[PDB]
RNA sequence: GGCUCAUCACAUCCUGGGGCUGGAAACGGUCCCAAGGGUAUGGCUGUUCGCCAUUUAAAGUGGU
RNA sequence: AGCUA
Numbered sequence: 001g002g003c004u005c006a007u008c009a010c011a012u013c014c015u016g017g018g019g020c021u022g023g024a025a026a027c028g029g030u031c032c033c034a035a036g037g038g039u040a041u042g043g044c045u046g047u048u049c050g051c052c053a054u055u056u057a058a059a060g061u062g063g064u
Numbered sequence: 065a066g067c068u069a
Base pairs, nucleotide, nucleotide: 002067003066008062009061010060011039012038013037014036015035016033017032018031019030020029021028022027041053042052043051044050
Other pairs, nucleotide, nucleotide, family: 001068cWW001069tHS007063cWW014057cSS023025tHS023026tHS037058tSS040054cWW055059tWH056058tHS
C1' cells in the first nucleotide's frame, strides 16, 4: 500500500407451499406447515451529529 | 492480524 476477518445482540425488511374464505376483477384475508436470506459500494473544503449517488428482492444501531 | 502490482 491492494483483496481476506467476524460471532452476537435488540431490531427491521425480502422471498414460499397447502386447505378455507372476501371480491365483478384487480388484489386480499385467515389457519397449518416452512426453508433461507438482506441491511451493501463509492463520492463530497481538514470547523463534527449529515447530504448525495448508484446498483439490493430485502439499504441499521451497538460490543473486539 | 495474511495472499500479492
Shown are 69 nucleotides from a PDB entry: RNA from Escherichia coli. An Rfam search finds the family "Bacterial large subunit ribosomal RNA" in it. Gene Ontology terms of the family: ribosome and structural constituent of ribosome. Entry title: Structure of the RNA binding domain of the Bacillus subtilis YxiN protein complexed with a fragment of 23S ribosomal RNA. The organism belongs to Escherichia, within Bacteria. The entry is indexed under RNA, RNA recognition motif, RNA binding protein, ribosomal RNA, RNA binding protein-RNA complex. Hardin et al. published it in J.Mol.Biol. in 2010: "Structure of the RNA binding domain of a DEAD-box helicase bound to its ribosomal RNA target reveals a novel mode of recognition by an RNA recognition motif". Crystals were grown from: 20 mg/ml protein-RNA complex with RNA in 5% molar excess, 5 mM Tris-HCL, 200 mM potassium acetate, 26-30% PEG-3350, pH 8.0, VAPOR DIFFUSION, temperature 290K. It was solved together with ATP-dependent RNA helicase dbpA.